Background: An RNA structure (28S rRNA, nucleotides 1299 to 2343) from Homo sapiens, in which 881 nucleotides are resolved. Ions in the entry include magnesium, zinc and potassium. The reconstruction used 57,324 particles. Among the 77 different proteins in the entry, which are not shown, are Eukaryotic peptide chain release factor subunit 1, 40S ribosomal protein S30 and 60S ribosomal protein L8. Released in 2020, the model rests on electron microscopy data to a resolution of 2.8 A. Entry title: Structure of a drug-like compound stalled human translation termination complex. It holds a match to the Rfam family "Eukaryotic large subunit ribosomal RNA". Keywords: Selectively stalling, translation termination, drug-like compound, human ribosome, RIBOSOME.

Context: one part of a larger RNA, bound to proteins that are not shown
RNA sequence: ACCCGUCUUGAAACACGGACCAAGGAGUCUAACACGUGCGCGAGUCGGGGGCUCGCACGAAAGCCGCCGUGGCGCAAUGAAGGUGAAGGCCGGCCGAGGUGGGAUCCCGAGGCCUCUCCAGUCCGCCGAGGGCGCACCACCGGCCCGUCUCGCCCGCCGCGCCGGGGAGGUGGAGCACGAGCGCACGUGUUAGGACCCGAAAGAUGGUGAACUAUGCCUGGGCAGGGCGAAGCCAGAGGAAACUCUGGUGGAGGUCCGUAGCGGUCCUGACGUGCAAAUCGGUCGUCCGACCUGGGUAUAGGGGCGAAAGACUAAUCGAACCAUCUAGUAGCUGGUUCCCUCCGAAGUUUCCCUCAGGAUAGCUGGCGCUCUCGCAGACCCGACGCCCGCCACGCAGUUUUAUCCGGUAAAGCGAAUGAUUAGAGGUCUUGGUCAACCUAUUCUCAAACUUUAAAUGGGUAAGAAGCCCGGCUCGCUGGCGUGGAGCCGGGCGUGGAAUGCGAGUGCCUAGUGGGCCACUUUUGGUAAGCAGAACUGGCGCUGCGGGAUGAACCGAACGCCGGGUUAAGGCGCCCGAUGCCGACGCUCAUCAGACCCCAGAAAAGGUGUUGGUUGAUAUAGACAGCAGGACGGUGGCCAUGGAAGUCGGAAUCCGCUAAGGAGUGUGUAACAACUCACCUGCCGAAUCAACUAGCCCUGAAAAUGGAUGGCGCUGGAGCGUCGGGCCCAUACCCGGCCGUCGCCGGCAGUCGAGAGUGGACGGGAGCGGCGGGCCGGAGCCCCGCGGACGCUACGCCGCGACGAGUAGGAGGGCCGCUGCGGUGAGCCUUGAAGCCUAGGGCGCGGGCCCGGGUGGAGCCGCCGCAGGUGCAGAUCUUGGU
Numbered sequence: 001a002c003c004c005g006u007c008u009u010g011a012a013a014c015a016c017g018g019a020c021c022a023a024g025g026a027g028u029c030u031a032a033c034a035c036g037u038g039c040g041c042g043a044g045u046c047g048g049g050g051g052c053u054c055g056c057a058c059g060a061a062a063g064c065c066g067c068c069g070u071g072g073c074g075c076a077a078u079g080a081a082g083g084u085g086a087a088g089g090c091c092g093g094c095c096g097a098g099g100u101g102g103g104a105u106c107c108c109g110a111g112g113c114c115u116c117u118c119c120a121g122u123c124c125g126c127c128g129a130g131g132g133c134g135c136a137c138c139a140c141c142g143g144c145c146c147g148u149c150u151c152g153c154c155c156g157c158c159g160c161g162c163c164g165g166g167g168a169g170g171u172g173g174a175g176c177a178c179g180a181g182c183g184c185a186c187g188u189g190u191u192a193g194g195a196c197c198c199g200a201a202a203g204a205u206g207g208u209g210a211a212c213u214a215u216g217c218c219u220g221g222g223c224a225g226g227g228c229g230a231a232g233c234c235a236g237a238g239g240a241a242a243c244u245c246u247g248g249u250g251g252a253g254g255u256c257c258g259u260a261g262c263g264g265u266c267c268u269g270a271c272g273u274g275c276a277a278a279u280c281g282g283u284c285g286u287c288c289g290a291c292c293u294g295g296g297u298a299u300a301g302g303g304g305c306g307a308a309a310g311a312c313u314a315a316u317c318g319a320a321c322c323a324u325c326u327a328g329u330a331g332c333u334g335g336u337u338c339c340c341u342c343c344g345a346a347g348u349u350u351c352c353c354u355c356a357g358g359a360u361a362g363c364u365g366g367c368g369c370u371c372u373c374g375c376a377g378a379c380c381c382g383a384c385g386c387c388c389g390c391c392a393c394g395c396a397g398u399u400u401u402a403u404c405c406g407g408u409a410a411a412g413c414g415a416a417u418g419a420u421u422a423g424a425g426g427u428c429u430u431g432g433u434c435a436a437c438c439u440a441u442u443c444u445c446a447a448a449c450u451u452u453a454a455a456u457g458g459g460u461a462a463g464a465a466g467c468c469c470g471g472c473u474c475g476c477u478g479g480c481g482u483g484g485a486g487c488c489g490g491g492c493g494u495g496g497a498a499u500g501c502g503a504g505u506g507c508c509u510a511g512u513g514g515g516c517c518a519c520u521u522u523u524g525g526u527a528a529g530c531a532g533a534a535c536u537g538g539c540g541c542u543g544c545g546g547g548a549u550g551a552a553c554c555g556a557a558c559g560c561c562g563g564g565u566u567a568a569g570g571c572g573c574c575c576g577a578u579g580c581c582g583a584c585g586c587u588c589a590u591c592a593g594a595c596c597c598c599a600g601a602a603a604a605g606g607u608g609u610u611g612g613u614u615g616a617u618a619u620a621g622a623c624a625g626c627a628g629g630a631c632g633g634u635g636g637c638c639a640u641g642g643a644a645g646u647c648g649g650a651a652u653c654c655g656c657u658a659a660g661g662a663g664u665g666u667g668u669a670a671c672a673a674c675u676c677a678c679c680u681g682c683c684g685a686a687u688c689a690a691c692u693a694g695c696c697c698u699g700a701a702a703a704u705g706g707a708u709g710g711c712g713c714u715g716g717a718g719c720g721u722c723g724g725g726c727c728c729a730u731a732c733c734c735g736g737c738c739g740u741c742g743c744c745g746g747c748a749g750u751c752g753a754g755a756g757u758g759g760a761c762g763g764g765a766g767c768g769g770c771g772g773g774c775c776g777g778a779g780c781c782c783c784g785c786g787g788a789c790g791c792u793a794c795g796c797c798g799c800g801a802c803g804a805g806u807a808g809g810a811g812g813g814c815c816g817c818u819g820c821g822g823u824g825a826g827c828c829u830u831g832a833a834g835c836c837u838a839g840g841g842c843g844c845g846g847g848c849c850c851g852g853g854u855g856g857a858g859c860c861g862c863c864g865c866a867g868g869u870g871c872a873g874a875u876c877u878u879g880g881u
Stems, first nucleotide, its partner, number of pairs: 003018004019881006029193013044073003049068001050065003077084002088095003098141005106132003111127003116766001123759002143176002145173007153166004157161001196335002199332001203325006214299009223289001225257003228253001232249007261286003266282002269280002301317001303313002338813006348361001350359003362512002365508007394501003398498002400462006410452001411450002417446002422441001424439003432433001466492009476483001515539004520534002523531002544555003559737007569727003572711003578724001580723001582722005593713001604698003608695010738803006745797003782786001815870001817867008826859002834854004839850004
Other pairs, nucleotide, nucleotide, family: 004873tWS007011tWH008010tHS009515tSS009551tWS025871tWW025874tHS026335tWS026871tWH027336cWS028195tWS042180tWS043074tWS043179tHS046048cHS047049cHS047066tWH048069tWW048070cWW069070cHS076085tSS079081tHS079082tHS086175tWS087096tWS091093tSS103135tHS103136tHS104134tHS105133cWH109129tHS110128tHS117765cWW120763cWW121762cWW122762cWW157160tWW158159cSS193195tHS198333cWW200329tWH201328tWW202326cWW209301tWH209314tHS210213tWS210299tWH210304tWS224258tHS229251tWS229252tHS230251tHS231250tHS239241tHS239242tHS260287tWS264265cHS264283cWS265283cWW271276cWS275279cWS300303cSS300313tWS301320tHS302319tHS305311cWW306309tWS334874cSS344807tHS345806tWH346362cWS346512tSS347540tHS349360cWW364509cWW372392cWS378755tWS406456cWW407408cHS408454tWH409453tWS412415cHS413446tWH415450cWS416449cWS419444cWW420443cWS421442cWW423440cWW428436cWH429435cWW431434cWH463466cSS463496tHS464493tWH464496cWH477482cWW510808cSS511807cSS516552tWS519535cWW522532cWS525527tHS539551cSS542557cWH543557tWS547597tWS550598tWH553596cWS555567cSS566729tWH568728tWW570577tWS571577tHS576727cSS587716tWH589714tWW591700cHS592716tWW594712cWW602700tHH603699tHS618685tWS621684tSS621685tHS622686tHS626682cWW628680cWW629660tHS630677tHS630678cWS631660tWS634654tWS636662cHS637662tWS646668tWS647649cWW650651tWS658659cWS664676cWS666672tWS666674cWW670672cWS705706cHS706707cHS708711cHH712717tWS748793tWS750790tHS752787tHS755756cHS761762tWW762763cHS769777tWW771776tWS772775tWS772776tWS805806cHS813846tSS815846tSS816869cWS828857tWS831855tWS831856tWS831857tHS832856tHS832858tSS833855tHS843845tHS
C1' cells in the first nucleotide's frame, strides 16, 4: 500500500459497468477545399479523354503523339450593367516602375599589425574607425487602372451629335507598381456522404392473418332433481242481482334452491426460478334463457368488430404481424486497442428559440521565418587603439525620479442636502402663560449625502524617431521676412535612472466554453459544507514531507541513484528523534487539559487559587471574636391601619456628655424587653473593601460502546514564556548515470611532418652568438624506412542548463501484425510454423534473441510499398468454463 474503467468541482465509495477464458471488435474510404511540406517544369503547366505502337506471361502495365493544347487553372482588374481596363523618372532628349526610414550580405577604407637591426623601397595577410551600393520583408509617402461623386475648361470628326475623348480634387475595389504558377505526392484540419462503433420512441410502401378472441348469418348438439303455484276448469256454500266464499284441478314464469355445463366472488388461501408465460383448493354467481356449444361462412390495420372495459383482432393492441425504405435521425448514454520523448490547457468575452450545443475571441501545440549576440582566436594567450572615458538595440505582472488621475476607507454635520435629541437666550403674531418663530449652542446618523480626504492603485515620461544649425516647398494660414506642416543639407555619442533579459513576426491548429476552494474586500439571507461578485493563489492536471485520517491547510513541487543538510512539523511508548542532572512559573478537575484550517460552546457566577489596580483603617491602638458605664426628658415632627424598644409616607435637634438613637438592631395597635451602636483600660499587630484577569470549577442534556489518533500522562507526556541538542521530504548542496534543450559549439588537418595573433625576400647598411689566422657560414630528416584509434558527417566528440502533467498537440520507434516490389549464392525433414517452459540473457519500455520439450512443412531478416494492423472494459458478439 482501498479496485479498476467511466462521467464529474469532487470516486475506495452505500454512483455505474465488470464471474472467468479464447477469438472477433471501433476515425475508414470517395469527393471538394485550406495550409504546411517533398518533387518536376516554370509565365507557363498538365493528357486527365482519345489515338498510335511484336501476337494479351508480367502487360488492364510501360512508351509515344503536338502547340492531337480542345480545355482547365494561371498570366488583369472593376462595374448591377452598358462597358472600360494598370510607366514613370531624369531634363525635345536620355533612362525604364518613384521616394524617405530601417535592412542580412557585399564593396571601399584612414589607420594600425610583423619578421636579429635600422635605411629606402617593394609583394601578399590580419584588424579596422568611418563611408558606399543596398536583397527580402516592414512602416510611410507619391504615382497608375476600374466604380462613384464635386468642380472645370478644352479637344476630335465620314456621321456636328441628347456624338466621342481629356483634366483637377475627394472616396469605393477581393487591383497595379519587371509575374509565380501549374501538376504530382504526403501530412493536418474542416465538410457532404451509413461517415469512429453501437442505441431510440417513431414515419412510409407493399403484403400476411378471425386455428385465439369480437359480432352477424347458416346448419347441427346439449341443459337431473326439487319449491312457489298465474290464467283456464270443476264441485259445494252464499246472494234479489252483480257477484262473492271454500276445496280441488291446472301448470305459467328473462320464477326460486340446486346438478352437468357456463362463469369467476372471497380467502387479498396455495403457487410465485410454478404443474402452468394465469394453474390449483375451499367458498361462491347463474343454471329454459339477452342460455351454452361444434362445424361452415362474413367482416383486415386508421381498418375490423365492440350489452363500451380503449375491450378484442393467433401469449402482441391508445393503431396487429411480416419484409423493405434503413446502417432512418439523436445537441443524449456507453465504449474507442502499442511504447518512450518534448510542450501543455480551459470552464471566461460576444452572438445564437441559446442555458446537456455551437459559432466567436482568449488559453495550447506545431511549422517556420526575420534578425541580434555572436561562436572566438592550433597548444599558447585579457587586449592592441583615439594622458581621459566608453562598451549595441530593444524589452519588463519591478522599482526610482518627474508628473497627471480618482471620491473608497476614515473624517464631517457649531459646512450644503437629508435624518435627529435636549435645554437656553430673544420676541415680532391668524397659537392658545404655552407653543410656533428666531439666534447661539448641544446629542446621534447616511450604499443610493459631502466641504475635506488617505493606503493600495491607474496613465504618461525618462532621447539619435533626439538636439542644434542653414536653406527649400505650399493651392493651407496671413498686417509682416506671418503662422503651420513638409522637404533638403550640415553638425553634435558622457547611448542621458536602477535591476533583469535575446527579440520580432507569420501561418496552420486541437482541446475547452458544467468548475470548485482558501486569505483579504464584499451582496442577498437568522444561518448554511447556502446563493452571487472582486483580488491573488491553489485544486481540477499533482505526486512527496507534515495536519492520526482528508481534492483545496502548512512546507515544498517530482528523470534513476549515493552522501550531506534542511523546511513545515516534531522528539514518553506505538514511532525515527531530549536516556538534556534543560530554565522560570501557573494549574487538581467525583465531565482536567493537550497545537493553523479543524471538527464543540455563551451570558452570568466562585472567601478555588495566583497575580494586579485603586481606596481606606492601624500603638492619640485598628480587624475578628468575648464584653466592662455600654442608651435616654424629645415619644417629637410622621400621628390613635406604625411611638414614654424597635415603622409600607415628607423625618432629622440635645443627653445635666468620657462618645451617642426622634433608628439598622428582640418583625412591632403592645410600659413587650434584652445592653448592639461608641469607647478608655483587656486581648495587643497589621487589616479591610471595591475592582481586575490568569488557570481551574459551576453554568454544560441524546440516543450501538468509544475516542487530545491510541496507550496513557499530574516534580508533567498539561498550559505560558524560553535555551542547547537532535530526528527526516522526491526541497537545497556535492557526486554518478539517462534523456531533452541550448552552445547556428567542435571534427573533411587520417597533416609523423602538419604547424601562421602576418610572412617572404632582394639588393642599401649592421649587430651579437658561432668556425680567428684579422679573412669566411644551411643541416633538402633519417644507425632505426617507422609511428594507436577515428569520420555509418543521417557520424563522432565536447560543454552548460534543465526533467510534474489530465484534455490536447508533436516527434522518435533496430516496437509488433498481414500482404507486395526488391535484396540476403538467407533458413529448413540432420526438423519450418505454432505451442509450452522452476533454462539463459538483452532493452527505460514497446518487445526481442537463445536453450529445452512438443510439433511435422513451410518460414524470416534488411530496403521500400500497402493496409480490414495491436484490446480489459462497450448490461459488447460468438464459443468454452